[PDB]
RNA sequence: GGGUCGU
RNA sequence: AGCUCAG
RNA sequence: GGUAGAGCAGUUGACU
RNA sequence: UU
RNA sequence: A
RNA sequence: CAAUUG
RNA sequence: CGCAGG
RNA sequence: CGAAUCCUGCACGACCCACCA
Numbered sequence: 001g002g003g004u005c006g007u
Numbered sequence: 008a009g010c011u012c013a014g
Numbered sequence: 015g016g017u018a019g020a021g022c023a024g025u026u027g028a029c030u
Numbered sequence: 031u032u
Numbered sequence: 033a
Numbered sequence: 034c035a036a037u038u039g
Numbered sequence: 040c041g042c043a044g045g
Numbered sequence: 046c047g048a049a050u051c052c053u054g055c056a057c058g059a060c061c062c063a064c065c066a
Stems, first nucleotide, its partner, number of pairs: 001062007009022004024037001026035002042054002
Other pairs, nucleotide, nucleotide, family: 002062cWW008009cHS008020tHH009039cHS016047cWS025036cWW045052cWW053054cWH
């Protein structure tokens, strides 16, 4: 950097 | 939920 | 998918 | 009494 | 407790 | 060990 | 249950 | 009918992948 998950 | 959380 | 529940706390009672 |  |  | 509150 | 849409 | 949500674009934090033959 890009996805992913969680109040 | 004050904390840890299930949904 | 129908202001949401379980434990530990907190609080109260019974026991002492 | 806790 |  | 019962029960209550958020 | 930290904002806006069907 | 409706939204804690089976769902859609955030703030606060976390998991794998980021020259080269």
Background:
Keywords: Escherichia coli, ribosome, nascent chain, protein biogenesis, peptide deformylase, trigger factor. A-site tRNA from Escherichia coli: 66 nucleotides with solved positions. The work is reported in "Structural insights into the interplay of protein biogenesis factors with the 70S ribosome" (Akbar et al., Structure, 2021). The entry has 52 different proteins, among them 50S ribosomal protein L17, 50S ribosomal protein L30 and 30S ribosomal protein S2. The depositors describe the entry as "Molecular model of the cryo-EM structure of 70S ribosome in complex with peptide deformylase and trigger factor". It holds a match to the Rfam family "tRNA". By type it is a transfer RNA. The family is grouped with related families in Rfam's "tRNA clan". Rfam's curators write: Transfer RNA (tRNA) molecules are approximately 80 nucleotides in length. Their secondary structure includes four short double-helical elements and three loops (D, anti-codon, and T loops). Further hydrogen bonds mediate the characteristic L-shaped molecular structure. tRNAs have two regions of fundamental functional importance: the anti-codon, which is responsible for specific mRNA codon recognition, and the 3' end, to which the tRNAs corresponding amino acid is attached (by aminoacyl-tRNA synthetases). tRNAs cope with the degeneracy of the genetic code in two manners: having more than one tRNA (with a specific anti-codon) for a particular amino acid; and 'wobble' base-pairing, i.e. permitting non-standard base-pairing at the 3rd anti-codon position.